This is an experimental structure of RNA with a sequence from Thermotoga maritima MSB8, with 74 nucleotides shown. The 2014 paper behind the entry is "Translocation and rotation of tRNA during template-independent RNA polymerization by tRNA nucleotidyltransferase". Lineage of the source: Bacteria > Thermotogati > Thermotogota > Thermotogae > Thermotoga maritima. The model includes bound CYTIDINE-5'-TRIPHOSPHATE (CTP). Entry title: tRNA processing enzyme complex 2. An Rfam search finds the family "tRNA" in it. About the family: Transfer RNA (tRNA) molecules are approximately 80 nucleotides in length. Their secondary structure includes four short double-helical elements and three loops (D, anti-codon, and T loops). Further hydrogen bonds mediate the characteristic L-shaped molecular structure. tRNAs have two regions of fundamental functional importance: the anti-codon, which is responsible for specific mRNA codon recognition, and the 3' end, to which the tRNAs corresponding amino acid is attached (by aminoacyl-tRNA synthetases). tRNAs cope with the degeneracy of the genetic code in two manners: having more than one tRNA (with a specific anti-codon) for a particular amino acid; and 'wobble' base-pairing, i.e. permitting non-standard base-pairing at the 3rd anti-codon position. The entry also models magnesium ions. Method: X-ray crystallography, resolution 3.5 angstroms. The entry became public in 2014.

RNA sequence: GGCCAGGUAGCUCAGUUGGUAGAGCACUGGACUGAAAAUCCAGGUGUCGGCGGUUCGAUUCCGCCCCUGGCCAC
Ligand code: CTP
Numbered sequence: 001g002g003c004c005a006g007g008u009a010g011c012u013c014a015g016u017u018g019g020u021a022g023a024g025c026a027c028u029g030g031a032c033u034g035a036a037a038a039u040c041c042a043g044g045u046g047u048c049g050g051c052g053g054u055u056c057g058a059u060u061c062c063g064c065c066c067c068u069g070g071c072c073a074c
Stems, first nucleotide, its partner, number of pairs: 001072007019056001027043005049065005
C1' cells in the first nucleotide's frame, strides 16, 4: 500500500428485496418446595464504530475515516 472479515444489551450471538432491534442464555422477582435445584410467569432510555449522502423512513443502500484481526517473495 492492496484486499478480506468482524465492531450490536454485562458476556456471547440472529437481523440476504429497508418498515417500530427481537430470541436464547446470564440477571432480578414471584408461584411452587421443609429447603434448594428443576419447572411455570413477568422485566430492554442499546448515541447498531464515527461523520455524512440517497430515501417519506437506514442495523441493511452509497461515499470519507476509526479500532481489532487475517493474507500479501519464489
Ligand atoms: N516463490 C516461492 N514460493 C511461493 C511463491 C514464489 O518460493 N509460494 C518464489 C519463486 O521461487 C520465485 C519468487 O518467489 O523465484 C518470485 O515470486 P512470484 O511472484 O511468485 O514469481 P512470479 O512468477 O514473477 O509471479 P507473478 O508476478 O508472475 O504472478